RNA sequence: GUGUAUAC
RNA sequence: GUGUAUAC
Numbered sequence: 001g002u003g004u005a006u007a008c
Numbered sequence: 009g010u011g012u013a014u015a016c
Base pairs, nucleotide, nucleotide: 001016002015003014004013005012006011007010008009
C1' cells in the first nucleotide's frame, strides 16, 4: 500500500 | 473515512 476486523 | 489490530 491493499484487504479485513474493530472504536468512533 | 481516521485511529488501532491484523492477514497478504